[PDB]
Context: one part of a larger RNA, bound to proteins that are not shown
RNA sequence: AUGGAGAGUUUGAUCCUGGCUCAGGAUGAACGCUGGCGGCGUGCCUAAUACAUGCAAGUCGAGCGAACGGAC
RNA sequence: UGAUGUUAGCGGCGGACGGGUGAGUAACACGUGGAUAACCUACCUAUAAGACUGGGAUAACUUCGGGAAACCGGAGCUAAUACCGGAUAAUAUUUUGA
RNA sequence: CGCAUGGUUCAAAAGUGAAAGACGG
RNA sequence: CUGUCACUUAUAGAUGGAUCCGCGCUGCAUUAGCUAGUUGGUAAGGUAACGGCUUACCAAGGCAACGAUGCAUAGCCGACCUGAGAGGGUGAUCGGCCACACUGGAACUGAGACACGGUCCAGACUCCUACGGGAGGCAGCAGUAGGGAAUCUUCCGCAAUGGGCGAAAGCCUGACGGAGCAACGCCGCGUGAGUGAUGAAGGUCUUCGGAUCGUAAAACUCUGUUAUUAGGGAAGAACAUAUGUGUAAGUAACUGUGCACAUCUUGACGGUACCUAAUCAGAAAGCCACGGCUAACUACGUGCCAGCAGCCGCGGUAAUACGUAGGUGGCAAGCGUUAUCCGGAAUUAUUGGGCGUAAAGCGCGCGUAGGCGGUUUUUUAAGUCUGAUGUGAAAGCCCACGGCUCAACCGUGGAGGGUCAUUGGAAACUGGAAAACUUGAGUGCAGAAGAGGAAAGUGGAAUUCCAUGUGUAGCGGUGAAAUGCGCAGAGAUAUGGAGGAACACCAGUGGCGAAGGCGACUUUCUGGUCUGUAACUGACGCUGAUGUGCGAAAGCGUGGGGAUCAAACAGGAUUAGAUACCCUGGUAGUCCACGCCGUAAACGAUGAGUGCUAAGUGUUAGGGGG
RNA sequence: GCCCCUUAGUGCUGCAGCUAACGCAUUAAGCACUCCGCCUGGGGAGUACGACCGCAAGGUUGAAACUCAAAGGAAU
Numbered sequence: 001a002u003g004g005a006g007a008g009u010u011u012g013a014u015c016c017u018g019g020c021u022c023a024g025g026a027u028g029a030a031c032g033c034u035g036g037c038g039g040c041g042u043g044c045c046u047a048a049u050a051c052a053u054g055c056a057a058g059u060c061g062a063g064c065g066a067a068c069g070g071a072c
Numbered sequence: 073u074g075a076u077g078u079u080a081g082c083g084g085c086g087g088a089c090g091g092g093u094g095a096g097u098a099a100c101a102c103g104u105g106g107a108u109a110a111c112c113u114a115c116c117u118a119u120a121a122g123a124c125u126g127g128g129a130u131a132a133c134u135u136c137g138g139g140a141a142a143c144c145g146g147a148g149c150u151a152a153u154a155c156c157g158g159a160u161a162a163u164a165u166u167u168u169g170a
Numbered sequence: 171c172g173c174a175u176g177g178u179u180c181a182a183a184a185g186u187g188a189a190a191g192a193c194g195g
Numbered sequence: 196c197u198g199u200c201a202c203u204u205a206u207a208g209a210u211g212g213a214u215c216c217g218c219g220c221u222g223c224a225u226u227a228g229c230u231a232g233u234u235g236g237u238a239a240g241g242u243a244a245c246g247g248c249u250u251a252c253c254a255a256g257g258c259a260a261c262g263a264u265g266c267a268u269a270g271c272c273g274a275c276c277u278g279a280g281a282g283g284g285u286g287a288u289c290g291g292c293c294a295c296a297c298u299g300g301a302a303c304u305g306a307g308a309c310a311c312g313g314u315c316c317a318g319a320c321u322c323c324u325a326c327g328g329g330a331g332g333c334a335g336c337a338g339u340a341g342g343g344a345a346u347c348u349u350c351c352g353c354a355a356u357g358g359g360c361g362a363a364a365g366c367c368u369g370a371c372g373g374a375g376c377a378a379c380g381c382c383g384c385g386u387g388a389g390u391g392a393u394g395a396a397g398g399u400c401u402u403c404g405g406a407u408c409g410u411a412a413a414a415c416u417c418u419g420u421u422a423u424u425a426g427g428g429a430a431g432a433a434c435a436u437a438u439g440u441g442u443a444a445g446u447a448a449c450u451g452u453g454c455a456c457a458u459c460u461u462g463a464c465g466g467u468a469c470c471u472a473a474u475c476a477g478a479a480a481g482c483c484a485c486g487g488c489u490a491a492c493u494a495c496g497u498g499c500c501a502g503c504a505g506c507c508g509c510g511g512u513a514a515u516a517c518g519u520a521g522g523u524g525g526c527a528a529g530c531g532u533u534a535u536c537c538g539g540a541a542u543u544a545u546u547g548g549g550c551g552u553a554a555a556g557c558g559c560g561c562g563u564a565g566g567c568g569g570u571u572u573u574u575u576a577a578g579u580c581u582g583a584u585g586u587g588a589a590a591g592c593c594c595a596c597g598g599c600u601c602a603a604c605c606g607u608g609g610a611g612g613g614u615c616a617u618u619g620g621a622a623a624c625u626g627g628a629a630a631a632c633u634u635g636a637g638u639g640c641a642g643a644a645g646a647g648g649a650a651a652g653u654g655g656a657a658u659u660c661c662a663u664g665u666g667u668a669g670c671g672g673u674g675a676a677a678u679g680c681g682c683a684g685a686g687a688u689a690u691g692g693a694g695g696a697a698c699a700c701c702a703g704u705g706g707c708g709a710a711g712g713c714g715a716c717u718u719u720c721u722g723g724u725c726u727g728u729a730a731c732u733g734a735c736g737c738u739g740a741u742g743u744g745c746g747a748a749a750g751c752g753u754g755g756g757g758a759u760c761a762a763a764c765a766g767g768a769u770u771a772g773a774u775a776c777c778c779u780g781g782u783a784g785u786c787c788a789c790g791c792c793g794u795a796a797a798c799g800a801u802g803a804g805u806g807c808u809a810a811g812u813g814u815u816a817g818g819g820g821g
Numbered sequence: 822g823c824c825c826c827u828u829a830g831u832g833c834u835g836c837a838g839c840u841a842a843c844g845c846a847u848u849a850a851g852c853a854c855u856c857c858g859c860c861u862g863g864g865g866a867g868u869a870c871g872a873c874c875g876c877a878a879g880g881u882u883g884a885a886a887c888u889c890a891a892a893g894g895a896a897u
Stems, first nucleotide, its partner, number of pairs: 006022004012897001014895003024537004029533005036384006042377002044342001049340003053337003058085003063082002068077001092295003102219007111212002116208007124158004133148006165183003169179002191199001194196001221267003228258003233255008270292004274285004297318005320331004348374001350373003356370001357368004388416003397408004422474006431464001437458007481526003485522001486507003492521005502509002548860003551843002556857001558745004565738003569632007577625002579621007586613001593609006635735001636732003639728005647721007654698001659693007669680002706713002750791006760784001764780004802856006810834012838845002862889003871882004
C1' cells in the first nucleotide's frame, strides 16, 4: 500500500516463439430439469408491422344569451 | 318566484404540458465551456399610469329546403369579458442636439 | 466602445388600449 | 364610495425558448479531389434576430492526407458491465437533451405548433354508400393478430404528489399512487431441532472376514420461523374549503385579502402490513460434476458399437471418460446449457512486445512536409507547476450516518469526477524573442589512395571461320558407347586473312562505390572518400511519409552485330520407362545504341544518425615523434 | 630500418554485457537518445476483386468464404 494467481495443448525427449481452449465476473436474457415464501426492483431487445374493443384533455352559469330544463 | 343542472351553444383558458417510441440523424444532434452591444417569452411577481365614448352583427333559438350518411344552404330574431369605430396614453418609430 | 457601437437626457412629428363579473357600504 | 379578481399600456424580475462559437465525440483511402449560393462583396427583401436566409449584380472564390467528399452504421449523455490500473465493451429501467407520431408536403389559430388522441392536399391501406360521395390512424394505458427463442391485466382509485380549468366546493388526469401475472434479478427466511449404537432392515461393493450409506433412521423429548383458523389492526392525513378568533396593509367605514391559531372533516391500497391466542414436524429439493485442468470412485452393461466431449481426447470383452446403480463433491429455490461483452491475453505491449536464424529492416540513394535537435546569457510565459473563483444538475460508484426486525432497499452528508473557463504567483525544463560560442555540420589551405562513372581511341593472347602448302585414315566422345565430322582429304601442322567477344600473369578476408556493381592500356570530362591544419560561418544538424531517381541477371521494341557458350529443338545413349543428368550439334539470348521492364538468398538474411563500454593481433590508405 | 603514439577503413580471436540457443561482442545482435519502415498462428494466398503502372511478360497495393490445432526457430 488495500491492489495484479494460472493450467492444458506442437516433440522420441527439450527450450523458445506462437496460436487454440479452460477455470472468473456480468445480462431487459432464452432454453432444459425442478420449484416454498416474503420485500425491493424488472418485464416486446424482433415488425417505426397491422390493429377489434374499452378508457388516455377538459374546465369555467360568479364572462352570457337561451326552445333552455326544472326545486320552490 | 323559480336553488340547481348544460341538456345544447357563444366566449376565455387549456389542448405545444403530461405520456409514448428511437424510425431518421455522423450534425453545433449531444457533453463541456463561453458569447448574443444579432434575440423572443402567455400565465407568475413587483412598480407605475389607467380602464373614456359610441356602433353593427352573429351563434343558440324559430322556420324552410337539400342530401343515404357526413353534413350543407336559405330567411327571422337575440346577448356577451365576442367584434368594430373614435378619445387619451408610454422608455414604442422618424427627425433633433448633448 | 470591443468593430457593427452601447447609453440617457433633449425637443418636435405620426400613430398604438382596455371589461366587466360577483360583493360590502 | 369601496373590497376582490377580469382588463390595457409601459417597465423590470423569474421562467421557458432561439442563435453563434472553442474543444470532445464511429469504421472504411481497395472512399481522393469536393462545391457552384458554392465562397466573399454590394444592394434589396424578410426573420423574434445575425447571416447566401432569399433574390439581382460583381469578383473567383471556398474546403481537403490535420482525411473535403462518398459509402456503411448509429439517437447523444449522466451512466452500466468488466479490469489492479491503464483501458475495453455497452447506451434496458431512472434523469437531461434531441428527433418522430401511417408515408410525404403546407400553412391557420395561437405567447408558444408548422401540432400523437387539431386543419388542408397527395399517396398506400382498411370501412360505409341510394355510386354522387363520406370516415379512420394504439411508437398513450390495457388488449388482439403477426414476427420471434423471448417479455405481463382488455384491473382499482384520484386516498397522496404533480398538472389543466375554476373565487372555491369541485371536475378531468391509463400522469401518478396501488393491485393482477412471470424465480426475470438482488436480498432475507424456510423446508425442522436436542439426545440418540459410525449395528436394525435394505442398497451397493467385497479380499466374503466385513465396509459404506450413518446419528442418517426408528426411538423419545422439542419448537412454530412458516402454514391453518380467529381476534385485534398502523403510518402514509397534510390539507384545500367551511367555521370561528386576533393581526397587518388599505380603508370614511365595511366587506374582502395576506398572515397567525384551533375546530370539523377524508384512505384505492385495505381489514392489506403487523401483533396476539391454538395446532401440527406435520404441507415445503432439486440440479450438475466425479480422468487432468478441477472438489468428488467403485461395480455392472456395451465393446472404436451405442455413444461422450471446452481442450487434451475416451469407447476395439477388466472405460474412475460411454449408460445405469451406490457413494462422493459443488451449489441450493435454484441448478446447468446456449447467446454476447471484459478478463485471463504482456495475444496491438502508453503503462506493457518485437524485426540476424521463429512474423517482421523497404534493393539503394536524393530529398518535401512532419517529428526530434550542441553550449551560455537576457527576456517572455504557450506548455509545465502552485493557488483562488465559476461550473462539471439530480439520480448513480466509494465512505459515513440514520430508517425499515436484518439485508436488499430507502434517505441524508461528504468525497470523487474536466486536455474545463477566468484570474494571480514561480521560472528549472520544453516552447517564443534578442544576444554570445565553437566541439556538431559545412567552407578555406596542404597532402593521399582508389577495377567510382561517361566518351573516344590503342594493344597482346586465345576461340571460330576462310584460303593455300605439307600430310594420311581416322578425328571426336564415354563408365562403355554411338550420333556426329572424314576419306569429295577430315584431325594435325605452317603461313596469311576476316570477324566478334573477354581482358591470363598482376590478384589479395586487396581497393572504390548508397546499393546494384566496378579488373588490358592511353587520353578527355566528371563524382565521392581519407589524412593533417585551424584560416572562416556560429547549429546552418538527424531522420524522413508522399515524391523523385538509380537499380544484377533474365525478358520486350527498334536498328545493328553475331566469334564463344548456349535456353528451347534435333538426335545418340542409360533406365523397366528418361520429354533428365552423359555425348553430338543447335535457335533466341549472350554484344552495341537508344527506350521499356523495376524484379533477385537485390543477404551482414542485421534501417539511418549520435555518444559510451576489456583487450590481443593483422592488412589498406595517411600523420607525428624517438 | 626498428619502436611508440595516432586517424579512417577492412579482418580474425576474445572480456563485461545480451541471446531460446546458435552466437554477437568498439565494423554489437551491449548500454542509451531521435526518426522512418515492418509483424501479430498455419493454410486458403501474394490468390481474388478493384485500382494503378507496362507493348507484353508482368509489377505494386491486396482480402474473404472455408479449414486445422498446430505451423515454426535453436539445440539433444

The RNA (16S ribosomal RNA, nucleotides 5 to 929) from Staphylococcus aureus has 897 modelled nucleotides. Keywords: ribosome, ANTIBIOTIC. The reconstruction used 47,560 particles. The entry also models magnesium ions. It comes from the structure "Cryo-EM structure of Staphylococcus aureus 70S ribosome (strain 15B196) in complex with MCX-190". Among the 47 different proteins in the entry, which are not shown, are Small ribosomal subunit protein bS20, Large ribosomal subunit protein bL21 and Large ribosomal subunit protein uL30. Ma et al. published it in Cell Discov in 2024: "Synthetic macrolides overcoming MLS B K-resistant pathogens". An Rfam search finds the family "Bacterial small subunit ribosomal RNA" in it. For this family Rfam cites "Crystal structure of the ribosome at 5.5 A resolution" (Yusupov et al., Science, 2001). Rfam links the family to the GO terms structural constituent of ribosome and ribosome. The structure was determined by cryo-electron microscopy at 2.58 angstrom resolution and released in 2024.